[PDB]
Context: one part of a larger RNA, bound to proteins that are not shown
RNA sequence: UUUGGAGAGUUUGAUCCUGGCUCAGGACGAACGCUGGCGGCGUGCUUAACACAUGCAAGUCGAACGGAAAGGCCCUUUCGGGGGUACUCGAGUGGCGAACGGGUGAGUAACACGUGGGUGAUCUGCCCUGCACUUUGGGAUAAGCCUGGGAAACUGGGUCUAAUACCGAAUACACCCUGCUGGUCGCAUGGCCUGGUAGGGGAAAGCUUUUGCGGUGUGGGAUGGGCCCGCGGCCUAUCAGCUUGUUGGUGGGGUGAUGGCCUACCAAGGCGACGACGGGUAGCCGGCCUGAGAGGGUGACCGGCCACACUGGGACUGAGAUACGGCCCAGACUCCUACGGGAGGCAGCAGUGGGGAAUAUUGCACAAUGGGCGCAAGCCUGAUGCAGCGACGCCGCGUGAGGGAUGACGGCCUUCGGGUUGUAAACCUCUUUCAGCACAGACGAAGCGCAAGUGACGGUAUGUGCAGAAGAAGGACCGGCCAACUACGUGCCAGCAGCCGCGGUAAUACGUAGGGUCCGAGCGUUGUCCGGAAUUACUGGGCGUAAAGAGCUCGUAGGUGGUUUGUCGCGUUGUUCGUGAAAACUCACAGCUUAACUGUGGGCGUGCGGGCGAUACGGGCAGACUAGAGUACUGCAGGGGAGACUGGAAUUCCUGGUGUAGCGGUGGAAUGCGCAGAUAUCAGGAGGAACACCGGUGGCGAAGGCGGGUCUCUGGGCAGUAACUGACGCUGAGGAGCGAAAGCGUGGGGAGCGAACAGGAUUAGAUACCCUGGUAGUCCACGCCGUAAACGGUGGGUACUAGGUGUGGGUUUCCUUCCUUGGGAUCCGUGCCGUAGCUAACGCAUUAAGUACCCCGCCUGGGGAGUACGGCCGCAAGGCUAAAACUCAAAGGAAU
Numbered sequence: 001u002u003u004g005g006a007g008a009g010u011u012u013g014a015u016c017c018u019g020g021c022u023c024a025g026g027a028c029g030a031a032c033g034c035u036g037g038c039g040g041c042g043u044g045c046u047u048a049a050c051a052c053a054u055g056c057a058a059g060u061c062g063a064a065c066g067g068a069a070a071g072g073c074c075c076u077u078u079c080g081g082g083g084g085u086a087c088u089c090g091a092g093u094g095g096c097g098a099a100c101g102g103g104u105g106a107g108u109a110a111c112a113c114g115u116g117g118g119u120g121a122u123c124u125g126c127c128c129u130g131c132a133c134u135u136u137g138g139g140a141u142a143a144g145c146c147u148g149g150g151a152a153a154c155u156g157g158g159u160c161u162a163a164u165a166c167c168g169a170a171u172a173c174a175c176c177c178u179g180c181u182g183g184u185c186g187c188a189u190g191g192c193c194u195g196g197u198a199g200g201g202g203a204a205a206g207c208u209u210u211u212g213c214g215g216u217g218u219g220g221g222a223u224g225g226g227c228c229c230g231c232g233g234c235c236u237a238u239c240a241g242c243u244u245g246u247u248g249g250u251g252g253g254g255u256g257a258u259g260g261c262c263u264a265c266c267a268a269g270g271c272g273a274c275g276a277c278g279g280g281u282a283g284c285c286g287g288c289c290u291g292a293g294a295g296g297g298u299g300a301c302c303g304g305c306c307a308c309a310c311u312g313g314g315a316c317u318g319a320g321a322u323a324c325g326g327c328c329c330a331g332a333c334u335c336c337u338a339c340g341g342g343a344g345g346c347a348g349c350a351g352u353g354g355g356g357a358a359u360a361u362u363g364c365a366c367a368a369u370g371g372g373c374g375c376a377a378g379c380c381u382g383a384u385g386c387a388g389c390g391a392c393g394c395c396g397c398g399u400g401a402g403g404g405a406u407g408a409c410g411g412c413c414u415u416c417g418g419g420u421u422g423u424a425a426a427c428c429u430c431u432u433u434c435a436g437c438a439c440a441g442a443c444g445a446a447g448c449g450c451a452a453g454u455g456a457c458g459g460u461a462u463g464u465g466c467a468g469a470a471g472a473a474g475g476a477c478c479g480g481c482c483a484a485c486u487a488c489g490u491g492c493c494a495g496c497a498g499c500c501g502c503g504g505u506a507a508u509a510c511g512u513a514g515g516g517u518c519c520g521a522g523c524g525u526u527g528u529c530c531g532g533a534a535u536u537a538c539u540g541g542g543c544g545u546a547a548a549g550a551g552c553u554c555g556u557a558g559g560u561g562g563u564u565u566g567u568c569g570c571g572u573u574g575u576u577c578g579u580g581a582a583a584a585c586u587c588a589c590a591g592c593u594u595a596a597c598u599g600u601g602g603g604c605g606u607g608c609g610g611g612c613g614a615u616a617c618g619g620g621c622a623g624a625c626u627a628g629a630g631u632a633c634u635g636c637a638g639g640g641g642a643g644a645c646u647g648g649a650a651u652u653c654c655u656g657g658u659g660u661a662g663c664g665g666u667g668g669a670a671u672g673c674g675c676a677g678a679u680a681u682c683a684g685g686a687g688g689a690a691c692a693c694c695g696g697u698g699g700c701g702a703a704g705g706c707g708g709g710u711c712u713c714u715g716g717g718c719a720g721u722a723a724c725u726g727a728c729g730c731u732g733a734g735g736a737g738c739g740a741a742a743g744c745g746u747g748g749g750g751a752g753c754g755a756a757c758a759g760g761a762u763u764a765g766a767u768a769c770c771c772u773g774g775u776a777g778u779c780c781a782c783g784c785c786g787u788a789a790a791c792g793g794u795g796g797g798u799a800c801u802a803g804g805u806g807u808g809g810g811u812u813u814c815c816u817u818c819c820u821u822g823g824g825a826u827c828c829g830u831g832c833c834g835u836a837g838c839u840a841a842c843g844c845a846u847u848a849a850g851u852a853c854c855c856c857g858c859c860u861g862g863g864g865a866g867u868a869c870g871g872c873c874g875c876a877a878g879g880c881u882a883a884a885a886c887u888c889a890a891a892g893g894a895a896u
Stems, first nucleotide, its partner, number of pairs: 007023004013896001016893001026530001028527001030526005042392001043390002045355001050353001059096003064093002067089002071087001072085001074084001075082002103308003116229001118228001123224001133215002135169004144159006175201001177200001178198004182193004206213002234280003241271003246268008283305004287298004310331005333344004361387001363386003369383001370381004400430004410421001412419002434471001436466005444457001447454002474519005479500003485514005495502002541859003549856001551738002560729001565623001568620001570619001576611002579607001587602001628728001629725003632721005640714007647691001652686007662673002699706002743784006752778002757773004795855004800850001803833010814822001837844002861888003871880003
Other pairs, nucleotide, nucleotide, family: 007532cHS009480cSS011018tWH011891cWH012014tHS017546tWS018892cWS019890tHS019891tWS020889tWS026289tSS028528cWW029046tWS029300tSS035391tWW035521tWS036037cHS040596tWS047359tWH048354tWS049104cHS055350cWW056348cWW056382tHS062066cWH062091tWH063208tWS066091cWW067090tHS068069cHS069089tWS070088cWS073084cWW073085cWW074083cWW086087cHS092142cSS100325cWH101325tWW103307cWW105107cWS106307tWS107307cWS109281tWH114232cWW118227cWW119226cWW121257cSS122225cWW129220cWS130219tWH139165cWW140163tWH141162tWH142161tWH143160tWH150152tHS151337cWS151338tHS151340cHH164207tHS172174cWS172202tWS173175cHS177199cWW203216cSS205214tSS237275tWS237276tHH238869cWW239277cWW240272tWS245247cWH245248cWH260265cWH286299tHS286582tWS286583tWS291293tHS291294tHS293540cWH294538cWS294539cWS315326cWW316323tWH317321tWH318320tHS323326tHS332345cWW333345cWW337340tWS346350cWH349382cSS356357tHS356358tHS360388cWS365367cHS367385tWS367445tHS367455cSS374376tHS374377tHS385456tSS391521cHS398433tHS398472tWS399473cWH400469tHS404426tHS405424cWH407422tSS408424tWH409422tWH411420tWW412420cWW414417tWS415417cHS423425cWH427428cWH431469tWH432433cSS432470tWH433472cWW441461tHS443458tWH444458tWW449451cWS450451cHS455456cHS455457tHS468471cHS475523tSS477484tWS478484tHS483517cHS484516cSS484517cSS492504cHS494503tHH501509tWS502509cSS537860tWW541860cWW542548tWS543548tHS546892cSS552702cSS553736cWW554735cWW555734tHS556733tWH557732tHS559731cWW560730cWW564624cWW564625cWW569570cHS569571cWS569619tHS572618cWS574613cWS579608cWW585604cWS586603cWS588601cWW590599cWS592597cWW626726tHS626727tWH637716cWW638715tWW639698cWH648690cWW650688cWW651687cWW651751tWS659679tHS660678tWH661677tHS665670tHS666669tHS670760cSS671759cSS671771tWS675677tWS704788cWS722723cHS725728cHS739786tWS739790cWS740787tWH743876cWS744784cWW744875cWS754776tHS755775tWH756774tHS763765tHS766768cHS785877tWS798853cWW801848tWW802834tHS813823cWW815820cWH816818cWS818820cWS836845tWS840893tSS861889cWW864885tHS865884tHH866867cHS867883tWH868882tHS874876tHS
């Protein structure tokens, strides 16, 4: 020390949250519907980079040369014309110009583009400016004449002529190269002092006698150019490895200039997860629209660059080629032909066929200015200046005014009173802009000519007159959002519609009417883009359940750091000049009568450069310390983990006794097993799975999860001494390891239990719930698979923040009996309730969802679908990564 943020509707019986959709605005190179008057000023193929009837859009120099086709003159004339005349000129060279200016955006992700350097590594005609010279000989060709081929374009043969067209030689000794010798700078070979030295080499053309212009090299400069440079600048890993002149060295060749620009040989590398190479998209930028902003979109015109010229290539000309109307070849397109062969390239201005919604006129001028030419006059220039078409966009103007009734018709409603259109209307006065008709009438031109004049626009812009309110208003909406209501006509029809939703006879939502609203020579529809959308949340989101924390760990890269002692300051800001084109925006002024517009120079111009001066924090560099972290000394509790050993009760089964008609079962019953002796019950034996009480809202484990004991090996966590290391920290994309149960392979095992499978039963139906049984599996060993509501629906780690009530673990210390949940303190883990806060609420509440910090996963309405295609894994079942279309205008969360 100054500029600048709008929400509404739509879920529900009713809220709140989240979230999705729609609308109120600006803008269009916009198209269609209706309307329509003029003038001013811009704008105007966005698709078919589709083919293109005709013509215009590139020419200038006799004072360079030869000549004379047509014209001017004179001598002549039979009027066929014959000589010279240079005034002049066709073509003919030669030049110069044609690489200009105009057009288009298909490709192009690239030093393609903006900005910032550059070169001691290049050139550059035409311009000016200081500064040597321009002697000399020669030859040929066009043009022309003749001939020939041939419709043709086009061509040759022969003769002849000139030169600012051509070449040799003269020199140069200041320039380009090479073999010998100092100083300056350093940013290096090496540059500069033309540093000194020896060798050799090299250029030109004339024109006019008048403001006189030409040719060749290079100390000075500029411009146009080339190269490469940091940075940057789409989307797709459902595109992860690519690349061989590819990558570097040396040597050669090559370029106006270094360099794989090209060649040969050496080495195997270079590019790659701070995204290579792949795929689709598309000219980049100053800018245009939007947004308070950051940001998003986007590239109309103008302008700075790029690339292109019917499609693909290549080369010549020169100071300058992607060479649009320059050349050659190949394809396509169209056309000519006397059929042998030829012409072509509108995206130059206009114009037409087609596409499409659509983008205008086959207009005039060099009046001014840029541009090509010349000594100039002077010529050419669709660049241009202008004119006609088009409401397409910003801006200004006109179709009246003043007064006029307790308000004339008529309409429409009425409660039958009346309201209502309405100061409106007719009426009386007025000015009559602008169009209509006439007069005057500019500048756009100190511009050009040694000439008297030079303006298309336009006889317009602009003034002055003439008669006349006379020639002049429409479009959308009126249910809520949303400023604007009523009646008439049909009622789930006919239909409206932006979302909600409006009609199933009495609609403010359809149509008609009136009346009203918004806007206005424009008004709506549609479509693209920003916004609200904080609805991709950097500013400025969330993760418990609404969508989301992966299942949990270690840990690479990356990201990040616990302290102070020390310098360089590369992260950083600090200032000074030094870049940032014009044009656009913002401030002020200036004028076109104000009007868009521009006449006007300041001011603006958010990024980039080096030089001068800082060190606080933010990196690396540096040596030291310890509050993190880690080990070290002794204790501790524990279902921690793996192997093996072992006990018990029980089910089941075999065998054997005693022992009698049933045992078992459900709401009941039969399937079931019994008279072959069931059940029960007792002796013995076998064998597999699993360990009640201890045992709890307890231990441990990172997480799944884990407990009858014994031993074997072993992990993890905690307390005091604090001994030692000393910034080692944190967490982690990819990767890799762990990971309940179910499932799979192999071979063992297989009591109990028990998918599937049979039967009995209920039921209208039962492919189930229930009963009888009963195979996979359930267990062992090794491999597999990697998903759970893998939940605390909450990632990990650190710091801070009132309490209350318990467990377990270990420590201390005192009433001290020193017995003792007696008392105190400490740190670890573990339950519940609670303040403040937070939260949508329920609820969390120091073991946070609180207030922060660091990192990682993840989500953006519901279906579709965690599925289709793809890649990866798996032997599989399937798993991991992860789509689109179309539909719905809501689905969801806590809570009344």

Annotation
The PDB entry is titled "WT strain WT mycobacterial ribosome". 16S rRNA, nucleotides 7 to 902 from Mycolicibacterium smegmatis: 896 nucleotides with solved positions. Among the 47 different proteins in the entry, which are not shown, are Small ribosomal subunit protein uS7, Large ribosomal subunit protein bL17 and Large ribosomal subunit protein bL20. Rfam match: Bacterial small subunit ribosomal RNA. The family has 99 seed sequences and 42,628 matches in Rfam 15.1. Clan: SSU clan. The reconstruction used 1,466,881 particles.